[PDB]
Context: one part of a larger RNA, bound to proteins that are not shown
Molecule: 28S ribosomal RNA, nucleotides 1592 to 2653
Organism: Plasmodium falciparum 3D7
RNA sequence: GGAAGUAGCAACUAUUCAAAUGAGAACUUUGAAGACUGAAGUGGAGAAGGGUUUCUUGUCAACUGUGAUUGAACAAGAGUUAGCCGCUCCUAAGGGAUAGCUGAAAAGUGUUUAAAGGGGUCCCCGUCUCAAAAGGGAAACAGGUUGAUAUUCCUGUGCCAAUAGUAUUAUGAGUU
RNA sequence: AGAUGGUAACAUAUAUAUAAAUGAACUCCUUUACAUAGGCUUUACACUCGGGGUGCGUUUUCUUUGCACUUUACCUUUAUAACAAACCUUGGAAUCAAUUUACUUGGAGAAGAGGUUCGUUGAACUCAAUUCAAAAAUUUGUUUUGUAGCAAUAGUAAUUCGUAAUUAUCCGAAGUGGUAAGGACUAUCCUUGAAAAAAGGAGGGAACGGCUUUGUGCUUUGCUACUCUUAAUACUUGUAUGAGCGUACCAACAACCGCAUCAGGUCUCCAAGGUUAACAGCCUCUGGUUAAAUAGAAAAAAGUAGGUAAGGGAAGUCGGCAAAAUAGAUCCGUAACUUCGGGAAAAGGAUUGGCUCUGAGGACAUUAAUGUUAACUCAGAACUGAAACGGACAAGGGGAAUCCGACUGUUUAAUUAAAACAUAGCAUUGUGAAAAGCCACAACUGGUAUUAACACAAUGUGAUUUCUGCCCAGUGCUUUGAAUGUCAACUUGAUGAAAUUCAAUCAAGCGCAGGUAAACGGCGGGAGUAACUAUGACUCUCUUAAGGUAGCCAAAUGCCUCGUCAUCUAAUUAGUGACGCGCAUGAAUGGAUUAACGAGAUUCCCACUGUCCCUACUUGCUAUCUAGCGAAACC
Numbered sequence: 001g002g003a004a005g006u007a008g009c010a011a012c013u014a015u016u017c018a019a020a021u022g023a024g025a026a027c028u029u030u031g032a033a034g035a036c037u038g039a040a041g042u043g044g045a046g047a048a049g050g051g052u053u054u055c056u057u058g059u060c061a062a063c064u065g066u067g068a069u070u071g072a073a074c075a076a077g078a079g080u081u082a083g084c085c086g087c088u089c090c091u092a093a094g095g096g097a098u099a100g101c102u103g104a105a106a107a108g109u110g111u112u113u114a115a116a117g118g119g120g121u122c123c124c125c126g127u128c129u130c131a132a133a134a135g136g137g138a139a140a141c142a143g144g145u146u147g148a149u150a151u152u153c154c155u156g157u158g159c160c161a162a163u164a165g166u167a168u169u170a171u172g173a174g175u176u
Numbered sequence: 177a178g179a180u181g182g183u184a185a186c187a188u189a190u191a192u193a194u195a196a197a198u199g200a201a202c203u204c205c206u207u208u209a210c211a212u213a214g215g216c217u218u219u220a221c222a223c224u225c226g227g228g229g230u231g232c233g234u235u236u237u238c239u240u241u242g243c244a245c246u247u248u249a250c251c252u253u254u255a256u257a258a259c260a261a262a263c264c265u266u267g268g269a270a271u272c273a274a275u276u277u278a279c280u281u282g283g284a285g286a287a288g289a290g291g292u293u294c295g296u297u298g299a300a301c302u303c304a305a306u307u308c309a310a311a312a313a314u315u316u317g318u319u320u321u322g323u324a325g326c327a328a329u330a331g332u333a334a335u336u337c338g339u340a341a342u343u344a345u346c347c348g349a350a351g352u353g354g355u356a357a358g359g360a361c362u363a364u365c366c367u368u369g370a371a372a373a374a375a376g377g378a379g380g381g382a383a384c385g386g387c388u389u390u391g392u393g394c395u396u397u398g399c400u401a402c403u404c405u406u407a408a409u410a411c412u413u414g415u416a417u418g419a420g421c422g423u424a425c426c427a428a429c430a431a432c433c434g435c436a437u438c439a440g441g442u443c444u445c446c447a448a449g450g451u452u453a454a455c456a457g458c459c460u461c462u463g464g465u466u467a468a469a470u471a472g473a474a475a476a477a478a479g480u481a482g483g484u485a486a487g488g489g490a491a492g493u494c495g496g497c498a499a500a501a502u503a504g505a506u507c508c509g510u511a512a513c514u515u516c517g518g519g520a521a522a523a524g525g526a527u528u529g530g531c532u533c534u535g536a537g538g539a540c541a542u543u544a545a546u547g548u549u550a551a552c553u554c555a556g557a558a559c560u561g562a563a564a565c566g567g568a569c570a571a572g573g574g575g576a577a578u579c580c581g582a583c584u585g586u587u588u589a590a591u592u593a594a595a596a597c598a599u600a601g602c603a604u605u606g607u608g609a610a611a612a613g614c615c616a617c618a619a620c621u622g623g624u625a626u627u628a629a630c631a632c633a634a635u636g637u638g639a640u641u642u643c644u645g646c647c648c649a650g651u652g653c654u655u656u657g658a659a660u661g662u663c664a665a666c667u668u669g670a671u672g673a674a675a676u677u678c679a680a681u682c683a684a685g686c687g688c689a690g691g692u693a694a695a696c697g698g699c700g701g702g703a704g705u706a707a708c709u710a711u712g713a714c715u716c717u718c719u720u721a722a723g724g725u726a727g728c729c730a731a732a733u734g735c736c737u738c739g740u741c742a743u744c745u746a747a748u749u750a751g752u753g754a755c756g757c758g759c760a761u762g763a764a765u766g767g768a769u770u771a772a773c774g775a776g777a778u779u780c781c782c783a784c785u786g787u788c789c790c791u792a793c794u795u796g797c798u799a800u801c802u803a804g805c806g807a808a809a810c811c
Stems, first nucleotide, its partner, number of pairs: 001811002008805002015033006034466004042467001043446004049426002054078005063071001083159002085422003089136002094130004100109003117125004140157005160418002164412007172404004178384001179188003198383001202379006211364004216359006222352003227347001228246006247330001251325002258296002261293006272282003303322003308317003334343001336341001365369001385400003391394001432441002448460004470803004478798008487789002491787001496784001504528005513518001515639001529560002532557006538549005561565001573782007580774002585597002601637007613624004641768003645699003650696002652692004657688001661686002667680004700718005727761001728758001739755005
Other pairs, nucleotide, nucleotide, family: 003809tHS004808tHH005006cHS005806tWS006807tWH007806tHS010797cSS012468tWS014034tSS021025tWH022024tHS022069cWS026470tWS027066tWW038460tHS038461tHS038462tHS039447tSS039461tWH041462tWW048427tHS048428tWW052054tHS052080tWW055147cSS059073tWW060063tHS060071tWH062073cWS064070cWW064437cWS065469cWH078147tWS078148tWS079080cHS082423tWH084139cSS086133cSS088137tHS088419tWS090372cSS091132tWH093131tHS097110tHS098111tWH099110tHS103106tHS108619tWS108620tSS111114cWH116126tWS135370cWS136372tWS140151tSS141249cSS145150tWH171195tWS171405cWW176401cWW182185tHS183265cWS185291tSS189196tWS199381tSS199382tHS200381tHS201380tHS208373tWS209372tHH210371tWH215360cWW220354cWW225349cWW226348cWH234239cWW235238tHS248327tHS248328tWH249326tHS250326tHS254298tHS254299tWH255298tHS256300cWH257297tWS258295cWW260294cWW267285tWS267287tHS268285tWS268286tHS269282tWS269285tHS275279tHS276278tHS278361tWS297300cWS302304cWH302305cWH306319cWW307318cWW311314cWH328330tHS331346cWS332345cWW333344cWW335342cWW337340cWW365367tSS388397cWW389396cWW390395cWW392393cWW413416tWH425431tWS428442tWH434438tWS452456tHS476799tHS477799tHS485786tWS486790cWW489785tHS489787tHS490496tHS490497cWH490785tWH500784cSS503566cWS509523tHS510522tHS511520tHH512519tHS514517tWS521572tWS529567cWS531558cWW564567cHS582771tWS582772tWS583599tHS587594tWH588592tWS588593tWH600638tHS602694tWS608628tSS609627tWW612625tWW613632tSS617619tHS617620tHS637764cSS639770tHS640769cWW643763tWS644764cWH648695tWH657659tWS657660tWS660687cWS663684tWS671676cWW672675tHS693696cHS698721tWS698722tSS705712tWS705713tHS706711tWH712714tWS719723tWS720722tHS724725cHS724762tWS725763tWH726762tHS727767tSS728731cHS729756tWS730737cWH734736tHS744750tWW746747cWH748750cHS763766cSS
C1' cells in the first nucleotide's frame, strides 16, 4: 500500500432559548429557563508524588483523538514574606561507626581483654553517632487586604524564651 | 544567719508586673508516658420550636405567612459561681445504713455536720461599681448602671447622601441528643498495654553581716544605716534580640502511578434538612456542576441494559442456572434433634393508611388537696376508604435429608476459597546449660536468650464424643561392651646394607546381644463337617513377623457391576435404608460417631416462577443515515 473513509469516537438520566464576542459558535462568554451533584458530594482541606502545572496579560503554526474564538498548548511577564505554623530538637523500632577482633584484602561483626564527654577546690562521674514532616516536643489569635499568599502581608491585641558586666534607681523582704 | 496564717486538710506576696517565701555536695521521687470493651454523666458546637425587632417573598382566594439576619475569638496563673470526684476536722453507726443504670463504702471510722483540694468548665453567680437602709470601727440588704475586660469602632441585615461618606440596627425564653472531648466508674487478658531529652517536687544540712585594724585570699580586737530581691535606667565591654529551610497549584471530577486530558489505582480529616433504626436508599438547602474523545436525523433487523405477559407449573438443563417468590416492625406460635449452649427470625400465622378521641409515662410552689408548667413515645377505641396501607423505599425462600470439614480463621496477585492449610485438643522425641539442646557464620562470632523443664527446640495427629487390636522379623532409630568377629592413620617391634618387606596395637563404625510400632511399615490360603434343603459353629491342614480385632461399606472408598432386596418416581444406572468371602475397608496412614456451623459436595419435597410448552409486545442505549475526525489484525 490493499484491507478503509471502513472498525470506530456507546461508563457516568438533559439540555433549550436569547444575547455578546469573533472570520466563523451544538459543545466560548453573559443572561434567562430546564435539570443534575445531594454532605460516604464532581464541596472543602491537607500527606505522598508531581513542580511553575499557579496567576495576570497576550494568543492560535502544531497540539487540546469533534468543532475551538477554549485550554492544564504556545508567548511575555507577575507571584509563595514566620521568635509564636511546620520542619529544624529529643529519643524509639532501627542504621552507621569508635574500642576490639577476625578475614590476603574486600568484608563479617559491635564494649566484647579501652590509659577515651559531663559535674566538682587537682577530685567525682561517662562508648559515640545519625534514625519519627502522624510518637515526645514553648510560644498567636481576631478582624482586614491582593490579579494571584496569608496563623506569615496590614490593623489591633498578646504570648514566649534568653536578657553580660558595672554603677545607679524605684519594688517588697530580712537586720540592729 | 533564712517570712507567715490555719486544730487540720490546707492557705498566704495582686509590686504598672502573684516578682522575691536562704540553701552546696550527695540522695529519692514525679511529670514526660500510654490497652481494650460496656454503660452512666458534664460541657461545647450543631439542630428544632416559640416571642419581639429588621428587610425581602407569596398574596385571584386563604395565610397575624415563608425565607433571610438578630454576631462574639484567643488572651486576662482569666476572677468567681457550679458540679462529678479526692481529702480533712468534728461525729460514732446492726434493727445495717449511706448508695449507683451497674456495685460500691464503713470501727483499718460509715451515715450525719462543717470545711479544704483537684479537675472540668470559662462572665455562670452579686460579678464589679453606685445608691439608700441595716451590720460596725468593717459586713449584709435595696436602688441605679454595665454585652467582665477584649467588644464594637469589628461583623450582619439595613438606611440615606455620589468625591467616596453618614445615620439607624444588632435579643428574650426553652427543647432535640447528632458530633467531639473530658470525668467518675465497671469488666476482660496463660496479652497488663515504649523510651529519652526536658521539666517539677522532696531529703540533706556545705556556706554566710558592712566599716576600721594587728598577724598569715585567711584570723582576733573597736564601731553600727546595712544584707537580700524583681523591674527600669545609665555607662562600658566586637556591631549585646529573635538562626536556617518550607509556604504556588493539583491531590485527580485531566496535574501523581497506569507508555495518554485512561469509566483503573492512590493515604487522612471536615460532615447540613426531610423520611428512618440509620453516617442506608430516596428527595432537599449551602457549596458545586450540566464536562465527560463528537453532534444531528431517522427508526427495521440484530445487539445490549431493561420491562411485561393468558393457561399450566421444572414436563428445562449438567445442576431451578437465570429470574421470580420470601422480605420491615408489632403480636402470637415454634418441631425433630442437641455437646443442653443451641436449633430459632425454625416451621406457621395475624396485624400495619388517614382522621377524631381515651389512657400511661415529667418538672416546679402553695398544707392531704389546690395551683403554675414540658418533651416526645407507647397502649387502647371509634369513624373513614376500591381491605389499600413495611403502599415508593429497603428487604431471610423454606423444609426433609445424606457427605465432608468441628468451629472464628487462611490460601493458589490475572482461569482455583475448597473437602486443602491454620486452629484448639491428643500424643511423641531431645535437652539441666557457657565442655547442654536446637540453628546460623569463611573465620572470629552469633541466634534461640531480657531464656531455664508450668522451658526451649523438634515432630506427628487435628473440636467434641467413642476407642485405638496384632507384629521388633525386614528397614529405622536406640542401649551395653574386651568376653567378643571384622575393622584406619600414627605409633611399636622384627628383617635387610638401606630403601623396602613384614608383623604388633580395647579407635569408632559395623558384627554379635538387647530396647522400641501414637518409628517406617505390614495385617494368609485351602479341604472336610449338622434328623429336609441350605449354610457351616465344629474338624483337619499348609504357612508368617503378624495373618485384620472394635468397627465400617458397592459410602468424593466395590474391578466384576448399571451386584441383590426394599423405598422414593410414573419410569431410578441416580437418591435413600439395607446386605457385606471387601479387585483393593479398618484402628493417631488415626478408625468409628457426631449437635452447632458452611460464597462447601450431593438428593428430594413445598411455596414459587417466561426454565419450558411457545413465544409475543415493549423501553433505554447502540446499530442505521448524514457532518466531523479516523486506526488495526490480516494479505